Solved structure of RNA (23S ribosomal RNA, nucleotides 1 to 525) from Escherichia coli, 525 nucleotides shown. The 2025 paper behind the entry is "Basis for selective drug evasion of an aminoglycoside-resistance ribosomal RNA modification". It was solved by cryo-EM to 2.2 angstroms. It comes from the structure "E. coli 70S ribosome complex (N1-methylated 16S A1408 + arbekacin)". Rfam match: Bacterial large subunit ribosomal RNA. Its Rfam clan is "LSU clan".
Context: one part of a larger RNA, bound to proteins that are not shown
RNA sequence: GGUUAAGCGACUAAGCGUACACGGUGGAUGCCCUGGCAGUCAGAGGCGAUGAAGGACGUGCUAAUCUGCGAUAAGCGUCGGUAAGGUGAUAUGAACCGUUAUAACCGGCGAUUUCCGAAUGGGGAAACCCAGUGUGUUUCGACACACUAUCAUUAACUGAAUCCAUAGGUUAAUGAGGCGAACCGGGGGAACUGAAACAUCUAAGUACCCCGAGGAAAAGAAAUCAACCGAGAUUCCCCCAGUAGCGGCGAGCGAACGGGGAGCAGCCCAGAGCCUGAAUCAGUGUGUGUGUUAGUGGAAGCGUCUGGAAAGGCGCGCGAUACAGGGUGACAGCCCCGUACACAAAAAUGCACAUGCUGUGAGCUCGAUGAGUAGGGCGGGACACGUGGUAUCCUGUCUGAAUAUGGGGGGACCAUCCUCCAAGGCUAAAUACUCCUGACUGACCGAUAGUGAACCAGUACCGUGAGGGAAAGGCGAAAAGAACCCCGGCGAGGGGAGUGAAAAAGAACCUGAAACCGUGUACGU
Repeated sequence: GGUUAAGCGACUAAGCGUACACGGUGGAUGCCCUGGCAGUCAGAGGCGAUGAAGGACGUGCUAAUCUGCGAUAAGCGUCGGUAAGGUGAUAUGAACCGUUAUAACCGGCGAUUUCCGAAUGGGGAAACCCAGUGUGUUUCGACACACUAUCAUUAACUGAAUCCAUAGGUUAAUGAGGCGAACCGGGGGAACUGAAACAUCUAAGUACCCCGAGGAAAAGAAAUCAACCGAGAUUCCCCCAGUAGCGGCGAGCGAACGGGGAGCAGCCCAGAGCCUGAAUCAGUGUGUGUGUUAGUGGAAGCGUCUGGAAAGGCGCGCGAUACAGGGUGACAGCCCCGUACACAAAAAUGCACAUGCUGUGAGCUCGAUGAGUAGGGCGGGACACGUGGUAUCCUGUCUGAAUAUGGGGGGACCAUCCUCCAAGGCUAAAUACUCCUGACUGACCGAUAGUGAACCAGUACCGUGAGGGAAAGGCGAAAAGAACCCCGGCGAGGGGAGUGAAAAAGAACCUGAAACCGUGUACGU
C1' cells in the first nucleotide's frame, strides 16, 4: 500500500420555525384649525293681501353646480364714502372696463321684481288648465292693461210668505286670513313608574293635543293679614322649614304667620251742579343734544451667525394712553393689517329734551255705591289639607237675601271685639325666554371628539308614507404640480432628466404605529 469484515458517521429542505435587515397594506399617533360647545355684556324680539315663510324655473362669453339676482335677471338710477385696480367660486382662458374721478368695491334712499305657495276670478295630481267684466288698440290677424275669493263691521239701494215690516239680495269702504325658536294665559289631559304585589294615593296637572297675545305675558290697589300692638296693591329672591299639618297616617305630599332684600304708583265708571279744554296723557309740527347705518389718521430697527428662508442667537438702538390679536419662507412692540387715542355723514333713522294741533279732558259741593248676586241643598274640582270636627275659593243642578240703621272675614260653631266693603274696569318697575345681530370670554372639543353635518349634509342612501339617515379634513413657503428621453397597446405603470431644503413631500401626496402579507441572511428541523 491492497482486499474483506465490524463499528460509528457529517454534507439534503419539498416546505416550516425563531431572530434580524429591507419592504408592501393600513391609517393609529403627534402637531394643526375658516368647524362646533357653554356663556358674559349690549341690541332686537317679529314677517305677510304694497302678497310672507319656503320653493320651481330662469339669468353670464358659460357645459354643470354653488353664490347673487328676476325677462331692467352676478344686475338699473341717485346721494355719500373710497380709490389704481377690476369683470362672485370651483377656474384657467376669451373679450373688455379703468388709473384723479360715471372702473370696481362699501353704505343710505329708490326702480325692477317671472311662476307656485294664505294664493284670493273658477278648477287642480304645487310650480298647471280654463275664464268673465270694463277700458284702450288700429296690419282688426289679433294684442295690452285693470278688476273679479271668503268672512266680520258699517253705509246705501233694493226686497218675500204678508198690510206695515222683517228675512233675503246687490254694491261700496275698512279689517282679517298665513308663517315663525323659546318664554306667557286659557280649554282638555295619559300611562309606564313608586308603594318592593295592587285598587285609595304617586308619577302629575307632567308628556301631549287645541285656542289666544306680547315684547314680555299674567297679577295688581284689601269685602287682605294681624292680634287688642299694628301693617298696608301686585310681582321676584333669601329665611321661616323639611317645621305645622295632610297621608291604605303607608309610599309620599308639604304650608302659612313673621323677618331680610329687588322694585315701588296709583287711578277711573256706576252723575248732577259748579265748572272747560287748568294737570294729564297718543300721533302729529319744528328746533337742539346724542346714537345707529359707509369711513379717516394712527408711533418706533439696524448690523452680524446658523440656516432653503430669520421673526431665532449675538451686539447696539428707538415707541409705548399702542407689549389685544392676526399674517409674513422658523418664535416680530419697531415688515404688513391692526391696537391705544383722536376724528367723520349727502341721506334715512332710534332715543332724550324744547314746541302747535287735535282726542280725553282739571278742581270744588252734593249725591250714589255693581241681585238671580252673597248664602243654602245635591255632585265635583282647587286650596300643603285624600271629608275628616273642616273654615276659605270655583261651579254643573235646584234655590235664594240684606242694601252703611247693611254686609264679609278672623280654620267646625256661638257671643264679644278687631278689621275690611264682593257681585264694574285700568295700570310702569323689579320677573321669564332666545329663531336672531355685534363684541368679548373659556383649567370646553380638536376629525371614532365637537352639532347628524369642519368637506356642496338633512346631502347620498333607505322607506308607499309619516320617517330614518351616513362616510368623507392636512402636497409645498411658493405649483415651482414634473419640459424632454426610454420600455409599454399613440395604454396602465415604471426608469431617467428637471423643480424644490426635502419627491422615501408626486397629487392614492405631513407624520405613517399594529394586525396582516413578502424578499434576503444566520441557526434549527